[PDB]
Context: one part of a larger RNA, bound to proteins that are not shown
RNA sequence: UAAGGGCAGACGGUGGAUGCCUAGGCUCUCGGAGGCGAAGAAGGACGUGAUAAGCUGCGAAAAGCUGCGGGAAUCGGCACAUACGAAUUGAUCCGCAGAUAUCCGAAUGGGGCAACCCGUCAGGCC
RNA sequence: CCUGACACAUGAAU
RNA sequence: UCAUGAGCGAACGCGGGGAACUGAAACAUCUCAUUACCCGUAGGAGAAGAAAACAAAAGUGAUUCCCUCAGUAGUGGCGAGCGAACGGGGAUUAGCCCAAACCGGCUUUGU
RNA sequence: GCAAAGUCGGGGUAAUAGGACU
RNA sequence: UAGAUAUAGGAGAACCUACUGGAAAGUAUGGCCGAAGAGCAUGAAAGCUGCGUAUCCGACAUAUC
RNA sequence: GAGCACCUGAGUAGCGCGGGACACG
RNA sequence: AUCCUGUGUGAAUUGGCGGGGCCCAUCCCGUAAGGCUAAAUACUCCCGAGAGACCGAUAGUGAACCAGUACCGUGAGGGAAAGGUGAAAAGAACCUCGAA
RNA sequence: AGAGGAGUGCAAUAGACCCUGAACCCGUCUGCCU
Numbered sequence: 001u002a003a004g005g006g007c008a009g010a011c012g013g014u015g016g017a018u019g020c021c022u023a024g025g026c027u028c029u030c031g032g033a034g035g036c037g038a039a040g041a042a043g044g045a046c047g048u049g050a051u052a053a054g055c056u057g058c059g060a061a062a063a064g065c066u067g068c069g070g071g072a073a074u075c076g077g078c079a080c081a082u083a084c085g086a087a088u089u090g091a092u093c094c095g096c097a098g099a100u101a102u103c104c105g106a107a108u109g110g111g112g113c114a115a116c117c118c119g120u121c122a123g124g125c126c
Numbered sequence: 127c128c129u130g131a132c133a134c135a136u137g138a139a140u
Numbered sequence: 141u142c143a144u145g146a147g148c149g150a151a152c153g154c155g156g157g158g159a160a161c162u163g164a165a166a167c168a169u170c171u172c173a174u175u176a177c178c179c180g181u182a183g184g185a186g187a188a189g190a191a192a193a194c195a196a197a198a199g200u201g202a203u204u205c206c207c208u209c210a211g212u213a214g215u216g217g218c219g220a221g222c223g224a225a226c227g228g229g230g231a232u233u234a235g236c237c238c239a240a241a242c243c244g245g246c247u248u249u250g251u
Numbered sequence: 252g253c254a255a256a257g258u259c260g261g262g263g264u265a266a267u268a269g270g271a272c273u
Numbered sequence: 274u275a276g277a278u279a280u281a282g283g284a285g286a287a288c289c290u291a292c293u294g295g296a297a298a299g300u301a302u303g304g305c306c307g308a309a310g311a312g313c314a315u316g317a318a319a320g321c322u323g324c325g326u327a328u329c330c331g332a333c334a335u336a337u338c
Numbered sequence: 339g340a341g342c343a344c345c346u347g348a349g350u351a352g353c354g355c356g357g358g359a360c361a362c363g
Numbered sequence: 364a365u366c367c368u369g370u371g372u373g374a375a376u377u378g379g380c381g382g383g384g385c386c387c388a389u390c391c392c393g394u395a396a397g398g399c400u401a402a403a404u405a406c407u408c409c410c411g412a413g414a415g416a417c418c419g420a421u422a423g424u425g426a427a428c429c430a431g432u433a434c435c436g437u438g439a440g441g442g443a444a445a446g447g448u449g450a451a452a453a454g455a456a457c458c459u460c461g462a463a
Numbered sequence: 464a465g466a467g468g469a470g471u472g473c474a475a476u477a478g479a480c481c482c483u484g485a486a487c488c489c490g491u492c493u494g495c496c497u
Stems, first nucleotide, its partner, number of pairs: 004497010019482001020447002024418002026415007033407002035148002043104003046059003050082001054078002065098006074086003109118003119134002137144001152183001153181005163170001167217001193200002204231005214222002235399003238347001242261010266377001268346003272341002276338004282330003288303001290301003304321002306310001312324003352372008379394005434441002454481001457468004
C1' cells in the first nucleotide's frame, strides 16, 4: 500500500419474533328438552340467477309461491362492479300457518357397478 | 316411435 | 281389506358374549376386570321396589341415592391384593292388583 | 240328569294369619 | 285446569363552553338524569351521540303447561 | 259369631354330579 | 351358610313351609314357586340465559380463514398450513425513464 | 417489469405479501488495523 480480510458505527435488505387486538376455542352453572322416518328420514347426486365458478337458500312453482300478525323506507343472499327492475295501494325484513318439493338412499314393482336400466296394471295424449 | 299421472316389497296381527 | 314394523342417531339403562399387555420385581392360582371391545334392545330416565327381610328377648319394617360405619369383620400361592354388612345421620316418601276355596251362566266332552 | 274341562260374571288377597262354607 | 308460559314486537331519562389534537368520548369549568353509573359501537378513555340498559306494556297463529 | 278343617301359585322347594354369582379362591 | 342351573332326580300343606353362616334341639322373624307402581339417582347430539384470579393465532378444538378441506393410501384409515392497510378506499388522475 | 415524481391521507419507511417490525443471515459507506 490493500488484491482481499478483521473489528466498530450509520443506513438498508431479508425474515416474521415481540407488543397490542379478536372473528374462534376451553371448562362449567341455571332452566328446558331428549328424538327424526313408509304422509319416505339421516346423508347425498343433479339442478336453480340479467349476469353465476364456489358456498348459502331453494326444488322444474327451483336466492323462491299464498294468507295472518308485526314493522316503516329501503330492496333484488355472501358480494362486489355493470344492467334492469320492486316498493307509503306498505317492497325487502321478522313470527305463525299453508303450497311446491327432481333423482339416490330403510328404498319397498323387478334388477343394479348409489344417484341407473327394465316391467304389469288400470286412465288420458301420441 | 314416445310421453303423462296411479298402484304393485317383505315380515308379524286382524 | 285394514293396522303395524323396518332405517338413522350423543351420552346415560338393561341384557348376551368377553381379552391381553400389566401387578405378583420370574410365573401357572390370583390380578388387570364381571374392564376394553363386539352384539341385542328401552325410556326421559332405566333398573329396583312393598319381606318366605333384618335383628337378638331390645327393636326396625318396600325400593333408590348421599355421609358414616371402615380400610373395619373377613377373604387371599393368608402372597400381590380384594373388601362388606349391622347400626346411626340425611334426601325423598305410597301403596296396590290377581290365582285358589265357593256360587252362577254358556260352550265342549264323557255318560 | 250326572260329572270333567274351558270361558265370562260374583267371592276373595294373608302372618296378630287371612279367606270359603256352615 | 284455563289462565300462564314460549316462539315476532312497543315505549324508555339526561350536556354545554375552553384547551390539546387529524379526529374528544380526554383534561379544566359549569349543569343535568338515575328503579337507567351493565355493555358494545362511534376518527382516543362517553350515565346524558347511537344501539341499548332499569322499568312498564303487548299475540292473528301455533306449541306447551 | 262360633265352629269347621275346604283354599292360599309343583317337575316347584329340596337333593347328587359339574359350573357361575355373592367382599369371600 | 345364601342365590342361579347344564345334567339326573324330587316333597309337604297352617300342628304346613322358609330363614337366623356345617348340623341338631328350642326360641324368634317371615309366608317362595303370580303381577304393577311416582319421588329422591344417571347423562348431554341439542335449545335459551349466563359466568370464568381459562387460551389469545407454533396458544386455545385437528379446524378463528377454506377443515375433516387440500394432500397421502387399493382400502379401512391418516390428516395440514393459513388472522390484522386505513377513521374512511379517500386503493394512487396525470408526468419522466423504459418495448412494457 | 420496475422505479422517480405528483396527488389522497394524521402517517405511503400505512401502497395491497400493506400495524409494530427482533434474531440468525446479507449488502454499501466511514474510522482504525492488516

Shown are 497 nucleotides from a PDB entry: RNA (23S rRNA, nucleotides 1 to 548) from Porphyromonas gingivalis. Among the 30 different proteins in the entry, which are not shown, are DUF4295 domain-containing protein, Large ribosomal subunit protein bL33 and Large ribosomal subunit protein bL27. It holds a match to the Rfam family "Bacterial large subunit ribosomal RNA". A reference for the family is Cannone et al. (2002), "The comparative RNA web (CRW) site: an online database of comparative sequence and structure information for ribosomal, intron, and other RNAs", BMC Bioinformatics. Its Rfam clan is "LSU clan". Ions in the entry include magnesium, zinc, potassium and sodium. It was solved by cryo-electron microscopy to 2.6 A. The work is reported in "Structural studies of ribosome from an anaerobic Bacteroidetes human pathogen Porphyromonas gingivalis" (Hiregange et al., Nucleic Acids Res., 2025).